[PDB]
Context: one part of a larger RNA, bound to proteins that are not shown
C1' cells in the first nucleotide's frame, strides 16, 4: 500500500431428512485456543439480470410472385402550340340514283293520297359513256329526231300493282361544310453540351448573329404499364418444451362415479340438411323373418294360410322414443298464419329452449277437437357497410327534390367459426431487448417400460439320463447398469465430449487364495460356492468412449464417484463469427451431411487435506527415559533346476506336495562403483577492449566455446523388502452322538480349513482433558499478618543476543559461545586438472624438450584461538485440602 467479494457469524465428518445434492435440522461419530507455508476438493465458489431454449400480440437487418405504397423508366391526353397540302372515315346542307322466290308481257325495297298521265324543264328510231350484272336488265348523261303515245291508269296477275304528288330501310358519286388518324413540306414558337463576336485582360452566364433540329422535343396537370430500387408492416392459438404433424363452430353415445353438472392430443360417429310432401286435419289399416302350398321365377320378386312379440319401419351419426302407435294408405288442404305472449328451463353477458291463454281471418271434421312446420336432439355467423321492397315518420326559410328513419329482407368454408383491418409471406450463425427452471438441452430426484443380473416350472438336448453342461414355451424378484417417461431445484449462469495427473469406494472375481460337482485317468479345462489384500501391458488406426488388429502377461475384470476430477492441464470433437463442396429453398438462408481455420480468466476468507509453530494446560518447577488407548504404511507375482519322466496313462503326454536358484513390477535408503548435474574449481582457444609494449593477466561475447571436474543433489546405479508364524473363522470337510432305537458335521461336547480378519514387519503416537508410568535435580527465609496473603529474598532450568549445520521457507530441531574447536582464516593432507610462471636450449619461425607428477584449486579431511561467538539482560521455585 490496492482489488474483485461481503445479510450476521463463535463456519467438522458420517448415515437419514429436506425445494428432490446440507458448516447450521434429526440421530451417532470426531475435535485444546491462534498462525505460517502449501494444493485446490468444497462453500451448487467470484466476474456477466444465460449468449443456447421458451415466452413477449418485444427491436433491428436482410429476403420474395406476403400486403400497402414510392423514388425511378415507359405510354396517352391537356397546355407552352403555328401554317399548307393529301388521303380516307362517320353526319349532313344541294343533287341522283341503288335493290330479281314465282306468277305477273316486267329486276314488285315498305308505307299513303291516289284514276288519269307526256311533249321547247321536248317522246318513237339511234350512237357513245361511269356504275351494276341474273349475259338478261335497270338508271343517270350528251348529239339527231319530230307530234305523236302510255296494256307498267284503265287489260291482268299476285301476299305487296304501276302514272303523278310524299315519308320511311340496304349501297354507291358528287360539289360542300363538322371533328380527329396516321403521311409530308415550311417558320415564326421553342430547344442545342454547333461555330463566330461583343460585356470581356473572362471554358460561366447574358445579348446578337450562323448552323442543326422543329412544333417535334422539353417542362407542368391528368391517367395507365412495370418497378423490393426504397419504404411501414403483418406473418395465430393449443401443444406433457418448441418446430413438424393434427385440431379450431354445432350433434349423439361412453369416460362421468343411478338428479344435473366434470377435463385431457381420452375413447366411437355425424352436420353446414331434406320434404308441396315426409307440414295439417279427418278417415281407414298394421311388422321384418321363417313354415307349407303354387308356370315362367332360380336361396331371395308376387299370391294364400300359418306362425311368431320387434330382430321391421319411423329420410340421416348416435342415444332416447314409439308395434293400432310418432309406421302405411285415401280425402280435402297451406296453421311451413298475422299481431301477441302470462309463466318456467338453462345460462357470466350475447343469445337459445317449452310454453298456457287472447283478438283477427282461415284449413280438415258432423262435432268434440287439432294446426303458429317435421317424433326428439346438429343443418349455422353478431357489429358495422352498402343494396332491394312496402311506409300513416322526418324534408335545413317555405313547395318538392335529395338524403335519412321504421318494418321486412339480400350479400362473410368472416370454418383461427363471440368474427382484429376492406387489403399482409419468411430467414438471422451478424443479431439485440424484457422475462422464465412457469418451459427443454448436462447432472441430480422420482419410475424401472427397455436394458443388466439372478431365482422358480421342466419340454427337450446331452452312447442311454432333464438338473456335468445347456435349457424352450412361461412366471417372480434384484440392481439403477442402456435406451426411456416425469419436469421437482437451478436460466440476477450447476462450464458440457475425449485425453493427462491423481486417485477412492462396490462386488455381479479377470490373476492370485480355498471347496463341492464334472460326460474330472494325467496335463489342460466347464459349472458353483467362500474371498476385494494386492495386481490388472505396451501399440497402429480414429476427437474418440468404443471397436479391430498386432506383440506380450498369472491377469489385461464390471461398474460408481456431476457418464469423479479445466477456481488442476490440453481444446483433437461438438457449438460463434470466415469460406467451399452435396443437397433443399426463387430468394435472404439451412442441414446429428463432409471439410480449412478459429481468446479457456481467477492473488485462497472459511472448510477439508499435506507440513511447521507460538500460547495454555497436564495442579511445585524443570531436565531426560519410557509403557501404548486411538491410528497409518506395505501385502503383486513369474521363470528355470530338483522331487520326477515318479503318480496316472496301450501310448501321446505328464502330476499334487515340498526344496533350492534367478527374474519383472512397487517400496525404502545410500553414493563405494557406473552415469546425470556440479556459474568464485582445473586446462585448452577465439574475438575485441584495456594492464603504456612482448610475455602474462582482467572485463564483455549462452557460464563467450571446448574437454574434464572436489564436496552436494540423483537414477540409469547397488543393498533392503514385497517373508514366516499364532489366533478366530467363511466355503468345505470332519470325529463322537440323539431329538426322529436307523441314519445324521451339532442341539451339548470336540477339530480341520482363503492372499479375506485381528496381531507378528515399518513408522508416528499421553492434548489418550479418560491428560498415564519411572529416574534425577532444584526450592524448603527475614518481618508484617494473613495464608496456594503481602514488602523484601531464596536455585534447577529456560528464553533474549551472537557463532553455525547433521537441519532448515519462516519459525524449530542439533552443536557451541573463551572453562571453547561453532563459523572464517593459517598449517598439513585427501579428490580433482594435468607438468604452471620463469629460465636454458633447439628450431628461420609455429613449436618442443629439461627444472616439473610441476603450478592452481568452491564446498572435502584434521589440527592450530590468529579474527568473530563480550565483562550482557529477562522469565524462572515452597505445592490446596480429601
Ligand atoms: C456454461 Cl456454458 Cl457456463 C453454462 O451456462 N452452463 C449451465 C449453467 O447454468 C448449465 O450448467 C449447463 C447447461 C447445458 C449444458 N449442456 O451441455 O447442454 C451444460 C451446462
Ligand atoms: C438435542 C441435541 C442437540 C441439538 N437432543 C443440536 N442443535
Nucleotide at each position: 500500500g490496492a482489488a474483485a467479494u461481503c445479510c450476521a457469524g463463535g463456519u467438522a465428518c458420517g448415515g437419514g431428512u429436506g425445494a428432490a445434492g446440507a458448516c447450521a435440522c434429526c440421530c451417532g461419530u470426531u475435535a485444546g485456543g491462534c498462525g505460517c507455508a502449501a494444493c485446490g476438493g468444497g462453500a451448487c465458489g467470484g466476474a456477466a439480470a444465460g449468449a443456447c431454449c421458451c415466452c413477449g400480440u418485444g427491436a433491428a437487418g436482410c429476403u420474395u410472385u406476403a400486403c400497402u405504397g414510392u423514388a425511378g423508366c415507359u405510354u396517352a391526353a391537356u397546355a407552352u402550340u403555328g401554317a399548307u397540302c393529301a388521303g380516307g372515315a362517320c353526319a349532313u346542307u344541294a343533287u341522283c340514283a341503288u335493290g330479281u322466290a314465282g306468277a305477273g308481257a316486267a329486276u314488285a325495297g315498305g308505307u299513303a293520297g291516289g284514276a288519269g298521265c307526256a311533249a321547247u324543264c321536248g317522246a318513237u328510231g339511234c350512237a357513245a359513256g361511269u356504275u351494276c350484272g341474273c349475259u338478261a336488265g335497270g338508271a343517270c348523261u350528251u348529239g339527231u329526231u319530230g307530234a305523236u303515245g302510255c296494256g307498267a291508269a284503265a287489260g291482268g296477275u299476285g301476299g305487296a300493282a304501276u302514272a303523278c304528288u310524299a315519308c320511311c330501310c340496304u349501297u354507291g358519286g358528287u360539289u360542300g361544310u363538322g371533328u380527329g388518324c396516321u403521311g409530308u413540306u415550311c417558320u415564326a414558337a421553342u430547344u442545342g453540351g454547333u461555330a463566330a463576336c461583343u460585356g470581356u485582360u473572362a471554358u460561366c452566364c447574358a445579348g446578337u448573329u450562323u448552323c442543326a433540329a422543329g412544333a417535334c422535343a422539353g417542362u407542368g396537370u391528368u391517367a395507365g404499364g412495370u418497378g423490393g430500387g426504397c419504404a411501414g408492416u403483418u406473418u395465430g392459438a393449443c401443444u406433457g418444451g418448441g418446430g413438424c404433424g393434427g385440431u379450431c363452430g354445432c350433434c349423439u353415445c361412453c369416460u362421468a362415479a343411478a338428479a344435473g353438472g366434470u377435463a385431457a392430443c381420452g375413447g366411437a360417429g355425424g352436420c353446414g340438411u331434406a320434404c308441396a310432401a315426409a307440414g295439417g286435419u279427418a278417415c281407414c289399416u298394421u311388422c321384418a323373418g321363417u313354415a307349407c302350398g303354387g308356370u315362367u321365377g332360380g336361396a331371395a320378386a308376387u299370391c294364400g294360410u300359418a306362425u311368431g312379440u320387434a330382430g321391421a319401419g319411423u329420410g340421416u351419426a348416435a342415444u332416447g322414443g314409439u308395434g293400432u302407435a310418432a309406421g302405411g294408405g285415401u280425402g280435402c288442404u297451406u296453421g311451413a298464419c298475422u299481431g301477441u305472449g302470462a309463466g318456467a328451463c338453462a345460462u357470466a353477458c350475447a343469445g337459445g329452449u317449452c310454453g298456457a291463454a287472447c283478438a283477427g281471418g282461415u284449413g280438415a271434421g258432423a262435432a268434440a277437437u287439432c294446426a303458429g312446420g317435421u317424433c326428439a336432439u346438429a343443418g349455422u355467423g353478431a357489429u358495422c357497410c352498402g343494396g332491394u321492397g312496402g311506409u300513416c315518420c322526418a324534408g335545413u326559410a317555405u313547395g318538392g327534390a335529395a338524403u335519412g328513419g321504421c318494418c321486412a329482407u339480400c350479400g362473410c368454408u368472416c370454418a383461427a367459426c363471440g368474427g382484429a383491418u376492406a387489403a399482409a409471406a419468411g430467414c438471422u450463425a451478424c443479431u439485440c431487448c424484457g422475462g422464465g427452471g412457469a418451459u427443454a438441452a448436462c447432472a441430480g430426484g422420482c419410475u424401472g417400460a427397455u436394458a443388466c443380473u439372478g431365482c422358480c416350472c421342466a419340454a427337450g438336448a446331452g452312447u442311454u439320463c432333464a438338473u456335468a453342461u445347456c435349457g424352450a414355451c412361461g412366471g417372480c424378484a434384484g440392481u439403477g447398469u442402456u435406451u426411456g417417461g416425469c419436469a421437482c431445484c437451478u436460466c440476477g449462469a450447476u462450464g458440457u465430449c475425449g485425453a493427462c495427473u491423481c486417485a477412492u469406494c462396490u462386488c455381479a472375481u479377470c490373476c492370485u487364495c480355498g471347496a463341492g460337482c464334472u460326460g474330472a485317468a494325467g496335463c489342460a479345462g466347464g459349472u458353483u460356492c467362500g474371498a476385494a489384500g494386492g495386481g490388472u501391458u505396451c501399440g497402429g488406426c480414429u476427437g474418440u468412449u468404443c471397436g479391430c488388429c498386432g506383440a506380450u502377461u498369472a491377469a489385461a475384470g464390471a461398474g460408481a464417484u456431476a457418464c469423479g476430477u479445466g477456481a488442476g492441464u490440453u481444446g483433437g470433437g461438438u457449438u460463434c463469427a470466415a469460406a467451399c463442396c452435396g443437397u433443399c429453398g426463387u430468394g435472404a438462408g439451412a442441414c446429428a451431411g463432409g471439410u480449412u481455420g478459429g481468446u479457456c480468466c481467477c492473488u485462497a476468507u472459511c472448510u477439508a487435506u499435506u507440513g511447521u509453530g507460538c500460547c495454555c494446560g497436564u495442579a511445585g518447577g524443570a531436565a531426560g527415559a519410557u509403557u501404548g488407548a486411538a491410528g497409518a504404511g506395505u501385502g503383486u507375482u513369474g521363470c528355470u533346476u530338483c522331487u520326477a519322466g515318479u503318480a496316472c496313462g496301450a501310448g501321446a503326454g505328464g502330476a499334487c506336495c515340498g526344496a533350492a536358484g534367478c527374474g519383472a513390477g512397487g517400496a525404502c535408503a545410500c553414493c563405494u562403483c557406473u552415469u546425470a548435474u556440479g556459474c568464485u574449481c582445473c586446462a585448452g582457444u577465439u574475438g575485441u577492449a584495456g594492464c603504456g609494449c612482448c610475455a602474462g593477466c582482467u572485463g564483455c561475447a549462452c557460464c563467450g566455446c571446448u574437454g574434464g571436474g572436489u564436496a552436494g543433489u540423483a537414477a540409469c546405479g547397488u543393498g533392503u523388502c514385497u517373508a514366516u508364524u499364532a489366533g478366530a473363522u467363511a466355503a468345505a470337510c470332519g470325529c463322537u452322538g440323539a431329538a426322529a432305537g436307523c441314519a445324521u458335521c451339532u442341539a451339548a461336547g470336540u477339530g480341520u480349513g482363503a492372499a479375506a480378519c485381528u496381531a507378528u514387519c515399518u513408522c508416528a503416537a499421553a492434548g489418550a482433558u479418560u491428560a498415564a508410568u519411572c529416574u534425577u535435580c532444584c526450592c524448603a527465609u527475614u518481618u508484617c499478618g494473613c495464608a496456594a496473603g503481602a514488602a523484601a529474598g531464596u536455585a534447577a532450568g529456560a528464553g533474549c543476543c551472537g557463532u553455525c549445520a547433521a537441519a532448515g521457507a519462516c519459525g524449530a530441531u542439533g552443536a557451541c559461545g573463551u572453562u571453547g574447536a561453532u563459523a572464517g582464516g593459517u598449517u598439513a593432507c585427501a579428490g580433482g586438472u594435468g607438468u604452471a610462471a620463469g629460465c636454458a636450449u633447439a628450431g628461420u619461425g609455429a613449436u618442443a624438450u629439461g627444472u616439473u607428477g610441476a603450478g592452481c584449486u568452491g564446498a572435502g579431511u584434521a589440527a592450530u584461538a590468529c579474527u568473530a561467538a563480550u565483562u550482557g539482560c529477562u522469565c524462572g521455585a515452597g505445592g490446596a485440602c480429601u

The RNA (23S ribosomal RNA, nucleotides 2019 to 2900) from Mycoplasmoides pneumoniae M129 has 882 modelled nucleotides. The depositors describe the entry as "Mycoplasma pneumoniae large ribosomal subunit in chloramphenicol-treated cells". Xue et al. published it in Nat.Struct.Mol.Biol. in 2025: "Structural insights into context-dependent inhibitory mechanisms of chloramphenicol in cells". The structure was determined by cryo-electron microscopy at 2.9 angstrom resolution and released in 2024. The reconstruction used 30,774 particles. Rfam match: Bacterial large subunit ribosomal RNA. Rfam links the family to the GO terms structural constituent of ribosome and ribosome. Bound small molecules: chloramphenicol (CLM) and PENTANE-1,5-DIAMINE (N2P).